TRNA-LEU TAA ISOACCEPTOR from Agrobacterium tumefaciens: 81 nucleotides with solved positions. Lineage of the source: Bacteria > Pseudomonadati > Rhizobiaceae > Agrobacterium > Agrobacterium tumefaciens complex. The entry also models zinc, sulfate and manganese(II) ions. Method: X-ray crystallography, resolution 2.1 A. The entry became public in 2016. Protein in the same entry: LEUCINE--TRNA LIGASE. Crystals were grown from: 0.1 M MES PH 6.5, 0.2 M AMMONIUM SULFATE, 27 % PEG 5000 MME. Primary citation: Chopra et al., Nat.Commun. (2016), "Structural Characterization of Antibiotic Self-Immunity tRNA Synthetase in Plant Tumour Biocontrol Agent". Rfam match: tRNA. Rfam describes the family as follows. Transfer RNA (tRNA) molecules are approximately 80 nucleotides in length. It comes from the structure "Crystal structure of the ternary complex of Agrobacterium radiobacter K84 agnB2 LeuRS-tRNA-LeuAMS".
Context: bound to proteins that are not shown
RNA sequence: GCCCGCAUGGUGAAAUCGGUAAACACAUCGCACU
RNA sequence: AAUGCGCCGCCUCUGGCUUGCCGGUUCAAGUCCGGCUGCGGGCACCA
Numbered sequence: 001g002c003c004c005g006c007a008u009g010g011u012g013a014a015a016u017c018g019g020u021a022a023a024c025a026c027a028u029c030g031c032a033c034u
Numbered sequence: 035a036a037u038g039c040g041c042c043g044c045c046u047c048u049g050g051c052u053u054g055c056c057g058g059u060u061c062a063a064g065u066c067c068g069g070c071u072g073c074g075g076g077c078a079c080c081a
Stems, first nucleotide, its partner, number of pairs: 001077002004074004010026003019061001029040004043051003054070005
């Protein structure tokens, strides 16, 4: 050169159809029961 | 320690942004269409 896929927070990520982006966890921190 | 439970994208924070970038379509875009940028993969002394 020719053909295809992918891109989301600190981290892994979620989200049939176009309809409240970050659900649910991991990490760190905090709180309650030593 | 175990357990239960909470904060946990950004800003000039009474508000306002945010799905790599610029546009298009639509009442409505992480999602569909066009063009970039970046990464990954495939074929190739491919005639």